[PDB]
Context: bound to proteins that are not shown
Molecule: 3' stem loop crRNA
Organism: Vibrio phage ICP1_2011_A
């Protein structure tokens, strides 16, 4: 510091990852 921080999938996971 953008008026935005979303929806999903994988996963035991409220670890991590990936899709857009």
């Nucleotide at each position: 510091g953008u008026u935005a921080g979303c929806a999903g999938c994988c996963g035991c996971a409220u670890a991590g990852g990936c899709u857009g």